Context: one part of a larger RNA, bound to proteins that are not shown
C1' cells in the first nucleotide's frame, strides 16, 4: 500500500485518475526535486447535541461528621432559706 | 400547719475528675456537738419510756481506748 | 528540779 | 557570692552457757 | 567472751500513696435542638435560519396569510386571556339611541 | 338645562376582534334567585373519533316572571386543569318477628362504647398548562457522536463595496454636452462586507513576511493616433494596445495607512484571500505569571502586558538533466502507393539536343556448358589495344615545407 496514475473544458455531492467532446502519448530507466497524489501521523481538542461524565465553587436541592446548648443517668451525707399541693 | 415536693445556701468526704512520686515518713498524742461488743474477758449510774422478763432505746455525767517530745519562758 | 504557758516532732559554719 | 569526706553500727540493757 | 530479744532510730491507725477540685464537672452512656461547602450524594428546562443574551411562535381567542365547501406553515401581520359582574343574572312592561336643524 | 321636527342604526351591548340586534340582543323600571336540584339520556368542536375546557338538543322535582302564548337550569362563542394523598357534604327520626320494592357496609373467635376504612358528589395543582422535588463554574478539563450543526477554502446572491450607460435642469468670460453634470433610470464585476448551510468534524496545517512562476485589463511609463477653454513649454480627454517596466527607507506583526528620498513611472488585480513534507513564528489561539472593570465564590473579558516543542519522502506523476533499445498492417501478411526515373510494358549500350527534328562512338577468332530466336545466354584461352593500379631509378616541376602529386621514358599487370 481499494485499484490505479498525461491534460483542457463540461456537467457532476456545486475543485475528477476514471465519465462527455477534444487534445497528447514509444518501450526500459539513473541521480534530483518537493506543484499535485484536497499525500502520513490521532474515531476533531474549536462548535454543537446525548435525558454521558469528572475537577472546583456558593446564597442550589437533599444530608452527615465537628462544635454549642437543654434533660436524665453516673450520685452520697448534713445544716438553711423560697416557694408549690394536701388541714 | 404537718407531711410530700421543685429550686436553691453552706458544710463535708467515700463515687468520680486533675497532677506528682522508684506511690519515701499522712494525722493524732495538744483530746470531741469521738466510740466504748473488746485478740487471748472494761465498763458504772440518773431521769424518762417500752419488754418476748432474758434485757433493751433516748437523753444525760463518771471511768477506758489515751502517750511520749526538741527549743522558749514562769515559780 | 520539779510542776505550769508558749512549740509542735525541730540538735545544720559562715 | 566562688566545688572535702560521709555506706554493708559503735555502745547500753536484759535471757541463757563460760572465762 | 558465744547465740538470743530490747533501745540506739518515741507510741497509735474507725484502714484511705500524697496533694487539688468534688457530688458539680461536660465524667461515661442515651434522647433534643441550633449551627454547619468541613464533607458526601444529585440537579442546574425548551423552542431557535449555529449556540448565547433577547422573545415565547409552550396551554388558548378573533381578524388576515387562505388559493369562493372543510383543512392548510412560518421567530408571519393587527391585536387579546389566567380577570369582572347579587347584578353587569332571570322575567314582564315602558321608551328610543349617535347626530343634525328651528327656538327660550 | 326646556320645546318641536328628521333621524336604517352612522349609539350601545365589562374587555380583543367579528358576527348579530329597534314597539329589540339597546335604555329606564318593577318583581325576583334557572348562577339550584337534575335518575351515568344523546351530541359537536379538538380528535386515536381518547381525556380535558367549552357549547347543543332532552326527561324528571321544585320555582321566578307574565293576562296569556312563552321565556329562564348564569352573563353566546376566550376566561382554565390526572393518578396519589388531605379535606367538606349526603347514608335526619321512627315502621317490618325478618334483610323483603323499603334499614348503608367492613375491621374476618363473640359482645358495648370510640377510632380508622370503604362506595358516590364536590374543594387544596401542577402556566414547561396530558400534569419531575432542582445553582454555578472549568483555558486543567474526559467521553459517545454529529459536516442533520457554527468558526477558514470553494458554490449560488449582490443589499453593501467596485466599475460603468441612457436623458438633460444647470456650471463653465455668453455656450447643455472642451471638461463636468444634479433630478430620475440601466447595466456590469466578484478584487470588500453581508445572506444562505450545499460538501468536509475516524482533521484539506488557520495571517504576515521571504523566494519563485504564471494569468488578467477596468492603461501608471514606454509605441502609435484624434480631439481641447491645445500660440510654444506643460496638460484635460478619447481609441488601438498587457511585448517591456513599475524602486531605496524611517514607526508599526500587520494588510492598509503616513512620511523621507530616487526615477520614464513608482497602476489595480488572480492564480485554495496562489505558495509552511518551502522557511520564519512577530500576531491570533492551551497550560506560567502581573493590572484594570466584573462577580459573594470558583471564575470570566473579541481589554493591556511578559514566557511558550513547526515532525515523515526511498513510492506514483509533474518538472530537470542523463543513458539503453525496438518500431511502417506503428511489434504480425506474404496486405505491394518513391516530392525516383522514362520504355522491345522502363528489358535490350552510352553522349548532345525541348518526352524535338537530327547529330556522334563501339575491337576481331576458337572452346565448353546452355540452347522452341531476332548476329541466342554464357565461360575460357589467346587476340592488339585506348582509359587505368601497382614501380623502379633518375631530370624536372606544385603545394606551408618528412607526404601526396604532375610531366618525360623500364617492363608489368
Nucleotide at each position: 500500500g481499494a485499484c490505479a496514475g498525461u491534460c483542457a473544458a463540461g456537467g457532476g455531492a456545486a475543485c475528477g485518475g476514471a465519465c462527455u467532446u477534444g487534445a497528447a502519448g514509444g518501450g526500459c530507466u539513473a541521480a534530483g526535486c518537493g506543484g499535485g497524489g484536497a499525500a502520513a501521523g490521532a474515531a476533531g481538542a474549536c462548535c454543537c447535541u446525548g435525558u454521558u461524565g469528572a475537577g472546583u465553587u456558593u446564597g442550589a436541592c437533599u444530608c452527615c461528621a465537628g462544635u454549642c446548648u437543654g434533660g436524665c443517668u453516673c450520685u452520697g451525707u448534713g445544716c438553711g432559706g423560697c416557694g408549690a399541693c394536701u388541714u | 400547719a404537718c407531711g410530700u415536693u421543685g429550686c436553691u445556701u453552706c458544710a463535708c468526704u467515700u463515687a468520680u475528675c486533675g497532677a506528682a512520686u522508684g506511690a519515701a515518713g499522712a494525722g493524732a498524742c495538744c483530746a470531741a456537738u469521738g466510740g466504748u461488743u473488746g485478740u487471748u474477758u472494761u465498763g458504772c449510774g440518773c431521769a424518762g419510756u417500752c419488754u418476748u422478763c432474758g434485757g433493751g432505746c433516748u437523753g444525760u455525767g463518771c471511768g477506758c481506748c489515751g502517750u511520749c517530745u526538741a527549743g522558749g519562758c514562769u515559780g | 528540779a520539779c510542776g505550769c504557758g508558749u512549740g509542735c516532732g525541730g540538735a545544720a559554719c559562715u | 557570692c566562688u566545688g572535702c569526706g560521709c555506706c554493708a553500727a559503735c555502745g547500753g540493757g536484759g535471757u541463757g552457757g563460760a572465762a | 567472751u558465744u547465740c538470743u530479744c530490747c533501745g540506739g532510730a518515741g507510741u497509735c491507725u474507725u484502714g484511705u500513696u500524697u496533694c487539688g477540685a468534688g457530688a458539680c464537672a461536660u465524667c461515661u452512656g442515651c434522647c433534643a435542638g441550633a449551627u454547619g461547602g468541613g464533607g458526601a450524594g444529585u440537579u442546574u428546562g425548551g423552542c431557535u435560519g449555529g449556540g448565547g443574551c433577547g422573545g415565547c411562535a409552550u396551554a388558548u381567542c378573533u381578524g388576515u396569510u387562505a388559493c369562493a365547501c372543510g383543512a392548510c406553515a412560518a421567530c408571519g401581520c393587527a391585536g387579546g386571556u389566567g380577570u369582572c359582574c347579587u347584578a353587569a343574572g332571570g322575567c314582564g312592561a315602558g321608551c328610543u339611541c349617535a347626530g343634525u336643524g328651528g327656538g327660550a | 338645562u326646556c320645546u318641536c321636527a328628521c333621524g336604517u342604526g352612522g349609539a350601545a351591548c365589562a374587555c380583543a376582534a367579528g358576527c348579530g340586534u329597534a314597539a329589540a340582543u339597546g335604555c329606564u323600571u318593577g318583581c325576583u334567585u334557572g348562577a339550584u336540584u337534575a335518575a351515568c339520556g344523546a351530541u359537536u368542536u379538538c380528535c386515536a373519533g381518547u381525556a380535558c375546557g367549552a357549547a347543543u338538543c332532552g326527561a324528571g322535582a321544585c320555582u321566578g316572571c307574565g293576562a296569556a302564548a312563552g321565556c329562564a337550569a348564569g352573563g353566546c362563542c376566550a376566561g382554565c386543569g390526572a393518578u396519589c394523598c388531605u379535606u367538606u357534604g349526603c347514608g335526619a327520626a321512627g315502621a317490618a318477628c325478618a334483610g323483603g320494592a323499603a334499614a348503608u357496609a367492613u375491621g374476618a373467635a363473640c359482645a358495648a362504647a370510640u377510632c380508622a376504612u370503604a362506595c358516590c358528589a364536590g374543594a387544596g395543582g401542577u402556566g414547561u398548562c396530558a400534569g419531575a422535588a432542582u445553582a454555578a463554574u472549568u483555558a486543567c478539563c474526559a467521553c459517545a457522536g454529529g459536516g442533520a450543526u457554527a468558526a477558514c477554502u470553494g458554490g449560488c446572491u449582490u443589499g453593501u463595496g467596485g466599475c460603468g450607460g441612457c436623458c438633460a435642469a444647470g456650471c463653465g468670460u455668453u455656450c447643455a454636452u472642451a471638461g463636468c453634470g444634479a433630478c430620475g433610470u440601466c447595466g456590469c464585476u466578484u478584487u470588500u462586507u453581508g445572506a444562505u448551510c450545499c460538501u468536509u468534524c475516524g482533521a484539506u496545517g488557520u495571517c504576515g513576511g521571504c523566494u519563485c512562476u504564471u494569468c488578467c485589463u477596468a492603461a501608471c511609463c514606454u509605441a502609435g493616433c484624434g480631439c481641447c477653454g491645445c500660440a510654444g513649454a506643460a496638460g484635460a480627454c478619447g481609441c488601438u494596445a498587457a511585448g517591456g517596466g513599475u524602486u531605496g527607507g524611517a514607526u508599526u506583526g500587520u494588510u492598509c495607512a503616513c512620511c523621507c528620498a530616487c526615477u520614464g513611472a513608482c497602476a489595480g488585480g488572480g492564480a485554495a484571500c496562489g505558495u509552511g513534507a518551502g522557511c520564519u513564528g512577530g500576531g491570533u489561539u492551551u497550560a506560567g505569571a502581573c493590572c484594570g472593570u466584573c462577580g459573594u465564590g470558583a471564575g470570566a473579558c473579541a481589554g493591556g502586558u511578559u514566557g511558550g516543542u513547526u515532525u515523515u519522502a526511498c513510492c506514483c506523476u509533474a518538472c530537470u538533466u542523463g543513458g539503453c533499445u525496438g518500431g511502417a498492417g506503428a511489434u504480425u501478411g506474404c496486405g505491394a502507393g518513391u516530392a525516383a526515373a522514362a520504355g522491345a510494358u522502363u528489358a535490350u549500350c552510352c553522349g548532345c539536343g525541348c518526352a524535338a527534328a537530327g547529330c556522334g562512338g563501339a575491337g576481331g577468332c576458337a572452346g565448353u556448358c546452355c540452347g522452341u530466336u531476332u548476329u541466342u545466354u554464357u565461360c575460357u584461352g589467346g587476340g592488339u589495344c585506348u582509359g587505368c593500379c601497382g614501380u623502379u631509378g633518375g631530370g624536372u616541376g606544385g603545394c606551408a615545407u618528412g607526404u601526396g602529386c604532375u610531366u618525360g621514358g623500364c617492363g608489368c599487370u

Solved structure of RNA (LSUb rRNA, nucleotides 624 to 1536) from Trypanosoma brucei brucei, 712 nucleotides shown. The entry also models magnesium, potassium and sodium ions. Entry title: CRYO-EM STRUCTURE OF TRYPANOSOMA BRUCEI PROCYCLIC FORM 80S RIBOSOME : TB11CS6H1 snoRNA mutant. Rfam match: Eukaryotic large subunit ribosomal RNA. A reference for the family is Yusupov et al. (2001), "Crystal structure of the ribosome at 5.5 A resolution", Science. The family is grouped with related families in Rfam's "LSU clan". Rajan et al. published it in Nat Commun in 2023: "A single pseudouridine on rRNA regulates ribosome structure and function in the mammalian parasite Trypanosoma brucei". The structure was determined by cryo-EM at 2.6 angstrom resolution and released in 2023.